[PDB]
Context: one part of a larger RNA, bound to proteins that are not shown
RNA sequence: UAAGGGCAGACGGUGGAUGCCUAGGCUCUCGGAGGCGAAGAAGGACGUGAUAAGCUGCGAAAAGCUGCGGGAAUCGGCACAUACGAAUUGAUCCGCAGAUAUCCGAAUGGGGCAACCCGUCAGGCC
RNA sequence: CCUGACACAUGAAUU
RNA sequence: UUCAUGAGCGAACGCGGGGAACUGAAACAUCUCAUUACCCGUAGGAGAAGAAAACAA
RNA sequence: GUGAUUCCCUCAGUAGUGGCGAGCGAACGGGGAUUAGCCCAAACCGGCUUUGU
RNA sequence: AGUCGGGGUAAUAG
RNA sequence: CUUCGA
RNA sequence: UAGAUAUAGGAGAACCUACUGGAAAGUAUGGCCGAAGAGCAUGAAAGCUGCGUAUCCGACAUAUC
RNA sequence: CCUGAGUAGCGCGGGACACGA
RNA sequence: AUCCUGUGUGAAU
RNA sequence: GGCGGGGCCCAUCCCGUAAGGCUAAAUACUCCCGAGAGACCGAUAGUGAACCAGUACCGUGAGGGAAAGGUGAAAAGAACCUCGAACAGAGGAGUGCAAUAGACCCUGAACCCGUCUGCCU
Repeated sequence: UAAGGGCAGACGGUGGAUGCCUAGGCUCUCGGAGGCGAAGAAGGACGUGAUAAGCUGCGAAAAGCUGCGGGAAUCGGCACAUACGAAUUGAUCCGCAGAUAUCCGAAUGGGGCAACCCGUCAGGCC
Repeated sequence: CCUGACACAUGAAUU
Repeated sequence: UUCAUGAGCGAACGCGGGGAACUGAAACAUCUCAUUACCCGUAGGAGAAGAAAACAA
Repeated sequence: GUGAUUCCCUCAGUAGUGGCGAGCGAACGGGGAUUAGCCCAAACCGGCUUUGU
Repeated sequence: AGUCGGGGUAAUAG
Repeated sequence: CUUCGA
Repeated sequence: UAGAUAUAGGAGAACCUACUGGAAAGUAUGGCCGAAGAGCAUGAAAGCUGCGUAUCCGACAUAUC
Repeated sequence: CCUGAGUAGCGCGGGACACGA
Repeated sequence: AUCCUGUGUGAAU
Repeated sequence: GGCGGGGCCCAUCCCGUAAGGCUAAAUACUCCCGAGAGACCGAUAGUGAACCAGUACCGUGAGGGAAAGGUGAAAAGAACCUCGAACAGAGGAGUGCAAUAGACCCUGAACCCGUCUGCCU
């Protein structure tokens, strides 16, 4: 004289502990019910939205179609969207009954490397 | 040419 | 030819056909683990059993 | 003395079984839950079919 | 006259 | 312990 | 055995003032309902704010007994 | 008159019964 | 002992 | 009448009547539906899985198999200004009880990393 270093306090950084919280688990109780399928299942593929679909729903009539009952002002599913429409001549939604329901798969017209290839007979097109 | 609706499997019963 | 059924999938529980070993016995072979694990077949809301050639004294 | 099955509590870790080792392990009886008994084959009598004579 | 096989009656037991 | 038959 | 049960639904009581606070459901007063003081939500902890709760009512079908 | 026959029972080899024949 | 049977046998009414 | 059993075989005694069949209840269970409960857990717990879960990833295949919740009461989720090429980031303003609640957002510990001040070297 501190190049650097040591200790303490204060204040920051990082990191994500702790506290508080959660319908996501775990164990049961009671009452039902105990199957689905050739009238094509379980499980899938591909599609389907005004706008790409990751889920959900649905199936070329594709976030949906019809009827009856209930209800009465919002609705058009979710992933921190808008537009654009529907609706008191009663939407959306809820209960029950119907309609549609591509391809694979027991897959069953024959094959096949699942979601494809190729047929025959009658019937309607070209 | 090419598309839309049928039918077309097997096995034990039955006719 | 007509008709009806079947096939496949699926939780546990039922019945049936096959059926280990590690382990314990302070070793191990009879024995045990165990008529368990597992594989396979096949019902029902339950299934199996069930009405004395029975138990007893 | 009891009087079909099934399940529960006991009987009882008893009787037995076992290199009588390790182990395994009833039943009768008693107390409960529940409760339920029925139908064919044969003798015999008629119908049909077939077969032998 | 048998003998079978069906369906009917019969009736099943300490 | 029955039951058929009589 | 044929009425009932289930699968949608309808009604459903009763609160004010002050303080603190961003915000009362909190605290302090004073009231009311209760066959309802279960719960959840609401800008903090609510019987009387909302949905509800106790209680009563309710089926065109289609199912079950 | 009828009363469930390759049965009841028996030999050999095995098995299940609590139980190793 | 009781029960079951692969093999071989086998009654009673 | 015969036949079978009473733990080996015999005799007596007792009990039963094989070689045909059916049969509810009391019993076992929970993929599923409805309604309930807990001196059960509370995000390294509880299911592997509170969320993108039998997903991502790994493996030829059979198969194995994660991590990951929290702004605020309400998005009111920061118009506009300044530095800067740029929000890259920040300082303001404004919203809000609060922005050191500003999106990886409640609280915000340790290890670990810095700056300042005091003393020592």